[PDB]
Context: bound to proteins that are not shown
């Protein structure tokens, strides 16, 4: 003492006792949904010669 | 159109 | 004789319902008789750098 910029708040988590790290930086970045993949093993309510299932 | 449609017993009610 | 009612369990709809990212799977960049949609943000804020 003017610019580059660096922390801190927030976000993520290959990091992590607290510092400290890798990382974002309006980014599908985060939320919610669908879908996928995978657990479990067939909800809930109705019904049995149909008005109900299942194939044409 | 063609399928499939329980249950060991037990109550009423001609 | 019928009929209508009680009765665990059975049988259909029914591999159905439910969960599935979270200390923290996957898809919006191969390609698909589905392979992603939508929401949110609206000058970032503060301190230093700088006797």
């Nucleotide at each position: 003492u003017u610019a580059c910029g660096u922390c801190c708040c927030u976000c993520u988590c290959c990091a992590a006792a607290c510092g400290a790290g890798a990382g974002a930086a309006c980014a599908u970045g985060c939320a919610u949904g669908g879908g996928c993949u995978g657990g479990c093993a067939u909800g809930a309510g109705c019904g049995g010669c149909a008005u109900g299932c299942u194939u044409c | 159109u063609c399928c499939g449609g329980u249950g060991g017993g037990g109550c009423u009610c001609g | 004789c019928g009929u209508c009612c009680c009765g665990a369990g059975g049988c259909g709809c029914u591999g159905a319902a439910c969960c599935u990212u979270g200390a923290g799977g996957c898809c919006u960049g191969a390609a698909a008789a589905u392979u992603c949609a939508u929401g949110c943000u609206c000058a970032g804020g503060g301190a230093c750098a700088c006797u």